This is an experimental structure of RNA, with 36 nucleotides shown. Method: X-ray crystallography, resolution 2.1 A. The entry became public in 2006. Crystallisation conditions: PEG1000, sodium cacodylate,0.5% glycerol, 0.2 mM HgCl2, pH 7.0, VAPOR DIFFUSION, HANGING DROP, temperature 293K. It was solved together with 50S ribosomal protein L1. The entry also models magnesium and potassium ions. Sample source: RNA WAS PREPARED FROM THE PLASMID IN CELL-FREE (IN VITRO) SYSTEM WITHOUT LIVING ORGANISM. Tishchenko et al. published it in ACTA CRYSTALLOGR.,SECT.D in 2006: "Structure of the ribosomal protein L1-mRNA complex at 2.1 A resolution: common features of crystal packing of L1-RNA complexes". The PDB entry is titled "Structure of ribosomal protein L1-mRNA complex at 2.1 resolution".

Context: bound to proteins that are not shown
RNA sequence: GGGGUGAAGGAGGCUUCGGCCGCGAAACUUCACCCC
Numbered sequence: 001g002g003g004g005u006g007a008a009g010g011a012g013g014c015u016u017c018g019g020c021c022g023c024g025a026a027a028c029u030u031c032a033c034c035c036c
Stems, first nucleotide, its partner, number of pairs: 001036009012021003
């Protein structure tokens, strides 16, 4: 740096301005536990 799982936060997040993602456990963010 790329990701999974858990718990917590959460109603908004990102954008190349076309739109994409989320308001379902699921976006996004945090600390952990792990994989690479």